[PDB]
Context: one part of a larger RNA, bound to proteins that are not shown
RNA sequence: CGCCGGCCCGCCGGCCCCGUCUCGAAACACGGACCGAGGAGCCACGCGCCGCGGCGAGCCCGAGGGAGCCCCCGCGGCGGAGCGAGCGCGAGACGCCCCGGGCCCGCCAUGCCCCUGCGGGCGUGCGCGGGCCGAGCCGCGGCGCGUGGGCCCGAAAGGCGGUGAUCUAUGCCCGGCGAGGGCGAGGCCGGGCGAAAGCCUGGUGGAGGCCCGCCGCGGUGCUGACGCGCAGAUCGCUCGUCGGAGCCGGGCAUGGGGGCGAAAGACUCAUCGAACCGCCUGGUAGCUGGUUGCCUCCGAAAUGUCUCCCAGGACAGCCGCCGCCCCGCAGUUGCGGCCCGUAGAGCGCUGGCCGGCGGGAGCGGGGGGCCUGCCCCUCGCCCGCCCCCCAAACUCCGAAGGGCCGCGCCGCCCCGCCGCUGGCCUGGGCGGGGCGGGCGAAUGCGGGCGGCGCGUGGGCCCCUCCUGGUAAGCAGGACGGGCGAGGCGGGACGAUCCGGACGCCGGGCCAGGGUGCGCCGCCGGGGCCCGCGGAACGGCGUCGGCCGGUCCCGA
RNA sequence: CAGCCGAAUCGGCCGGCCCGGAAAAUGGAGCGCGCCGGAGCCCCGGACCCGCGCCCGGCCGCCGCGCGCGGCGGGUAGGAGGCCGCAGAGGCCCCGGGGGCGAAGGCGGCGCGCAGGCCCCGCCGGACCGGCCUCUGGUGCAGAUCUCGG
Numbered sequence: 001c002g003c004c005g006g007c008c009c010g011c012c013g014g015c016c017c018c019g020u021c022u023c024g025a026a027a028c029a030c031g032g033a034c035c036g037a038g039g040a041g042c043c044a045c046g047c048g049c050c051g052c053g054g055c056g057a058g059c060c061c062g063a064g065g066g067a068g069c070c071c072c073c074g075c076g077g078c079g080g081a082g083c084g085a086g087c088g089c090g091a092g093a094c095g096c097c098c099c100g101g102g103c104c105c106g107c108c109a110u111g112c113c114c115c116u117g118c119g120g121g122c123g124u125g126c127g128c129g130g131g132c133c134g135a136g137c138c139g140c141g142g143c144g145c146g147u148g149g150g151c152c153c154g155a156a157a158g159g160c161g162g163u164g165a166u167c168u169a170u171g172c173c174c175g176g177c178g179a180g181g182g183c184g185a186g187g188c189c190g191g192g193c194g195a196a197a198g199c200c201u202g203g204u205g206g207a208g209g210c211c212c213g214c215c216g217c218g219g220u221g222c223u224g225a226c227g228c229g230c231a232g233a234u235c236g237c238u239c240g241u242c243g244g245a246g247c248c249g250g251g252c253a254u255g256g257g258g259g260c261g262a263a264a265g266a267c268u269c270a271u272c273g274a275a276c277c278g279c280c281u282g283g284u285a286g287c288u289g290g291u292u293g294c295c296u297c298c299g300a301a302a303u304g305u306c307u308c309c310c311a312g313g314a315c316a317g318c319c320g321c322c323g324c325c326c327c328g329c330a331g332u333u334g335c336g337g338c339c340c341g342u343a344g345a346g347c348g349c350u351g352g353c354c355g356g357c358g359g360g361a362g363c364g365g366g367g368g369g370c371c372u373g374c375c376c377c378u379c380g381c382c383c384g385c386c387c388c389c390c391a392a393a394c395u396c397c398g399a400a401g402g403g404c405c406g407c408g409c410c411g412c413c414c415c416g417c418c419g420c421u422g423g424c425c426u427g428g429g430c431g432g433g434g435c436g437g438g439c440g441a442a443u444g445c446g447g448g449c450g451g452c453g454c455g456u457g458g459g460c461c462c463c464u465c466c467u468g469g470u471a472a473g474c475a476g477g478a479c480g481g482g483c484g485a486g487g488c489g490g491g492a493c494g495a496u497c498c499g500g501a502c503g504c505c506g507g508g509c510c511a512g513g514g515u516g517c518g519c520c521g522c523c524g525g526g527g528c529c530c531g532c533g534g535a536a537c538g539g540c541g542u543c544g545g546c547c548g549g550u551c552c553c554g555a
Numbered sequence: 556c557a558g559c560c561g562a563a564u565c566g567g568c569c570g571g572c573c574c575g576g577a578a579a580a581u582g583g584a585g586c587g588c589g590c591c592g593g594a595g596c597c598c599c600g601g602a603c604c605c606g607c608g609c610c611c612g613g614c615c616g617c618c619g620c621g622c623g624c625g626g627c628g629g630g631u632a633g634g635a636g637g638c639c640g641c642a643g644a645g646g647c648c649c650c651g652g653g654g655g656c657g658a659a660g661g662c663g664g665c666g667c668g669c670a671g672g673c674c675c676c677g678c679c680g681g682a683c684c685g686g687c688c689u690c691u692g693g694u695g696c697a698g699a700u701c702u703c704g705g
Stems, first nucleotide, its partner, number of pairs: 002015006017032004034705005043148013058078001064073003082089002094101001102132006108125007151290002154287001158280006169254009180212003183208001187204007216241003221237002224235002256272001258268002293638006303316005317456002319453008328445003332442002334407007344397001345395002350391002355386006363380004409437010420427001459483004464478005488499003503614007513604003516588003522601007537575003541572001543570008615628005639695001641692008652684002660679005666673002
């Protein structure tokens, strides 16, 4: 002993690790030891639009040809006319410009008239495209897209032709090889018994996918060693077997969706639920990663609809650039007119509800004089009056709050035009001319329109209002704001909180939040007092109340 | 009951601070130390700190403009404009650009520019190099489990 700022310079103050996706990264997310070089939107072609140059109803180095290639000459094409499936038919009426209306042409209908007649003329009436005194063509540059390896890197795969059975699998042929034991299969021989039938016993012999066990060949356990190894599977013990469906060499056969398999999807040269090599192939990826100088000026979106859509896109919105044109504009309040059924409130409606009281026509049960009698009492049942508590999907009422619209041009007389309208001399439209006028809320402020295109379409927080849930730093909505994408000061710390929204500085003020000391900045006054996530509940802890009784009728 | 004694008590209902209710696993967090007639709480008055926030005064840009000035400046994705650097081409560099009297490059150090960058100076080096206009691009690196070399 890092960076930034001040000062002679080692002290004080500020300071997380970048890139990256991401609502949000210092993240215990990922990539990055260090350094150097290389390393990623290029080119072609097609389309859209913009600018620029030449020429203009035109325009054009086409291929070519000229003892010539920067010179000369040089067609289509495209534009100039559209519209209809076609037969086909076929534009003038105006106009600075723009928009609109009017009208013409085609397509489709419908009348009427007539030639050379399912033809010509004239009119009507929708919609659609085009027209009304052409605006293009060629070139060059920009932008954006599409197709191509197509910004760069990256799949699991798929296909075509080859190459392999030194490993391993299985056959075939030719060779080689199995220490020592143990048990004792047939066969075979003696002896002893038995009235016989037979039995008992001792040898011999040498059988077996027999046993123990060496090499061999396997590979069980230790889940031992090793595990940057001795070794891309080895090592040590302990083991399975060790005459056999045995083990081993050489030759040979079988080949890739094929082989071979005592079958494990095993094995096929460290590769097998489809070998390897080269190519098609820089396969494709809505998916990850990266994508290289600086300054200035503007600056989003996380939403609507569709989609085999849900990690993507298109179309709209927002946004940028390029402009173009002239006419008045507002997330505002006031003033006027209309709307709405939520909060509250209520129970008339629909559904609930809790009981009291008062009546009885009939009831539903129990009571009662008595053959019985309802000749009768008592509650229920009906009816009324009350009354307790209600409703997201109840409403007679009805807010706050919002929504839509208006706030400059009038009035008068006359005149035209219409297949429209009607008893009419009626209207209703569309115009014109006079006659008087006059700019008649506040505030701020110039408005409109087009072309091209990009990003975005995981959002999340705060405030208030909500839905589901026991709740959740939970899920799903709404107005506004914020972070995203907002520096800074404060909230000790923090993305969003509270203030403030940023060129570089100097002085001044002071927001929010604070003012013992770390740590900049405080005192003065009045009251309270064992700062403290938290409840129902307790507390003769201490001050302060509220309402009563006993109080010199001394309690 | 009363005798006395000596005038204040007995309730009920509360409010504000506190106090119990109030138990968790590393040692620890009203930020820490501490504080307590406060450096706690609730009020009430003055002050004081300090966000380029606001105001004033300089600049820089941008946008407007009675051309006198005036206003403004955050920004991811994105989009514009002006430029800086690289390597080549066609020109220019007033007697024909600079160069062994020292090119490019390397290493240090000034200056200038908001910056990309540029210039110069010393040293090392040992043959080439540009400024400006027009033109063309295989044109700028910190990242890619980036490539290759160390």
An RNA structure (Large Subunit rRNA, nucleotides 369 to 1129) from Giardia lamblia ATCC 50803, in which 705 nucleotides are resolved.
Primary citation: Majumdar et al., Nucleic Acids Res. (2023), "Insights into translocation mechanism and ribosome evolution from cryo-EM structures of translocation intermediates of Giardia intestinalis".
An Rfam search finds the family "Archaeal large subunit ribosomal RNA" in it. Clan: LSU clan. The literature on the family includes a 2001 paper in Science by Yusupov et al., "Crystal structure of the ribosome at 5.5 A resolution".
The reconstruction used 31,100 particles.
The entry has 71 different proteins, among them Ribosomal protein L2, Ribosomal protein L18 and Ubiquitin/Ribosomal protein L40e.
Entry title: Giardia Ribosome in PRE-T Hybrid State (D2).